[PDB]
About this RNA:
An RNA structure with a sequence from Candida albicans SC5314, in which 65 nucleotides are resolved. The PDB entry is titled "Structure of telomerase from Candida albicans in complexe with TWJ fragment of telomeric RNA". Primary citation: Zhai et al., Nucleic Acids Res. (2021), "Crystal structures of N-terminally truncated telomerase reverse transcriptase from fungi&#8225;". It was solved together with Telomerase reverse transcriptase. The structure was determined by X-ray crystallography at 2.98 angstroms resolution and released in 2021. Crystals were grown from: 0.2 M sodium citrate tribasic dihydrate 0.1 M Bis-Tris propane (pH 7.5) 17% PEG2000-MME.
Context: bound to proteins that are not shown
RNA sequence: GGCAAGGGCUUCCCGAAUUGUGGAUAGUUCAAUACUCGAAAAAAUUGGAAGUAGGGUAUGUUGCC
Numbered sequence: 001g002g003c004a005a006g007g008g009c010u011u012c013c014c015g016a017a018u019u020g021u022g023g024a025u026a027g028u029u030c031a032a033u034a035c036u037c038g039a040a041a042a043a044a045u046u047g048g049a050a051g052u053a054g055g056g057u058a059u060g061u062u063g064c065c
Base pairs, nucleotide, nucleotide: 003063006030007029008028009027011024012023013022032059033058034057035056036055037054
C1' cells in the first nucleotide's frame, strides 16, 4: 500500500430476575485517544480571552509479501 483474517459500532432474538463464554441479519470502519510543549516572514513582548506543522508523555497500534 496490496493480500488475508478477526473485530468495534448499529439493529433483531434467546436466557436471567440487580447471578449471559447463546444465536442471527445487514450497514458502517479498524490506529489512535487523552495530556503537554510548540516553531519558522519585518522586530519584539506575550498562549486560555482557548494554538497549525512538528515533538514529548500515558495507554495502544493482527499475521503475511